[PDB]
RNA sequence: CGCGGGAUGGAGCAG
RNA sequence: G
RNA sequence: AGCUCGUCGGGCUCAUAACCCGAAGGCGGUGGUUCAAAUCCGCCUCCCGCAACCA
Numbered sequence: 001c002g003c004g005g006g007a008u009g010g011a012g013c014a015g
Numbered sequence: 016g
Numbered sequence: 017a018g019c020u021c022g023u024c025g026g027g028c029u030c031a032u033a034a035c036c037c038g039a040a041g042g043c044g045g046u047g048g049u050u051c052a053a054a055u056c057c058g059c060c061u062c063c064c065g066c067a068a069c070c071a
Base pairs, nucleotide, nucleotide: 002066003065004064005063006062007061010021011020012019013018023039024038025037026036027035044060045059047057048056
Other pairs, nucleotide, nucleotide, family: 008014tWH008017tWS009010cHS009041cSS010041cHS014017tWS015043tWW016050tWS018042tWH022040cWW028034tWW029031tHS046058cWW049053tWH050052tHS
């Protein structure tokens, strides 16, 4: 600097 | 949705 | 918007833990699409993966 993914009760995970 |  | 733990109240215990019974409590944000948005559009604040060269 280019491409992409995530933000869930108070905590880690579905979605 |  | 559901599993487990966390909180509250009760129980068991000499007491604590474990354990058992009930109650409450949540879509990172900023603007738009939309009858209706955690869901979709773009961006914002961080984290994470590949790559960032041939001289």